[PDB]
RNA sequence: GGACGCUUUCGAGCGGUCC
Numbered sequence: 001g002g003a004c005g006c007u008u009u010c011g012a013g014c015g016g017u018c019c
Stems, first nucleotide, its partner, number of pairs: 001019004005014003
């Protein structure tokens, strides 16, 4: 710096962790 899912009440929530 980026990215990793889950759950979705369809608004999104969790920033934990990986590369």
Annotation:
Shown are 19 nucleotides from a PDB entry: RNA (RNA-G-3GC-uucg) with a sequence from Mus musculus. The depositors describe the entry as "Interaction between a fluoroquinolone derivative KG022 and RNAs: effect of base pairs 3' adjacent to the bulge out residues". Primary citation: Ichijo et al., Front Mol Biosci (2023), "Interaction between a fluoroquinolone derivative KG022 and RNAs: Effect of base pairs 3' adjacent to the bulged residues".